[PDB]
Context: bound to proteins that are not shown
């Protein structure tokens, strides 16, 4: 910088947001 997973709140129920943990990213 991207991805996975768990927890909380929310949703016009298509989803969204915050946090833990793991992988990963020229100036680490």
């Nucleotide at each position: 910088u991207g991805g996975g997973u768990c927890a909380a709140u929310c949703u016009u129920c298509g989803g969204a947001u915050u946090g833990g943990c793991c992988c990963u990213u020229u100036c680490u």